[PDB]
Context: bound to proteins that are not shown
């Protein structure tokens, strides 16, 4: 290199990450985000991204 099994509020389908378990961070953007039902967070300056980072803190079990 690859692979098993987990993880969820939901879990069909995909891939996102490892018991801290689609996490979040440091650069960064601007009115909407959690796919949906529900339950919520924001909205005249700290919610929300891969639009871009051969960039990162965590890192079960097998190889």
């Nucleotide at each position: 290199a690859g692979a098993a099994c987990g993880c969820a509020g939901c879990g069909a389908a995909a891939u996102g990450c490892g018991a801290u378990a689609c996490g979040u961070a440091a650069u960064g953007u601007g009115a909407a985000u959690u796919g949906c039902a529900g339950a919520a967070u924001u909205c005249c300056g700290u919610g929300a991204a891969u639009c871009a980072u051969c960039g990162a803190a965590u890192c079960u079990u097998u190889g």
Description:
The RNA (5.8S RRNA) from Triticum aestivum has 63 modelled nucleotides. Among the 11 different proteins in the entry, which are not shown, are PROTEIN TRANSPORT PROTEIN SEC61 SUBUNIT ALPHA ISOFORM 1, 60S RIBOSOMAL PROTEIN L19 and PROTEIN TRANSPORT PROTEIN SEC61 SUBUNIT GAMMA. The PDB entry is titled "CRYO-EM STRUCTURE OF THE MAMMALIAN SEC61 COMPLEX BOUND TO THE ACTIVELY TRANSLATING WHEAT GERM 80S RIBOSOME". Rfam match: 5.8S ribosomal RNA. A reference for the family is Wuyts et al. (2001), "The European Large Subunit Ribosomal RNA Database", Nucleic Acids Res. The family has 61 seed sequences and 16,501 matches in Rfam 15.1. The 2009 paper behind the entry is "Structure of Monomeric Yeast and Mammalian Sec61 Complexes Interacting with the Translating Ribosome". It was solved by cryo-EM to 6.48 angstrom.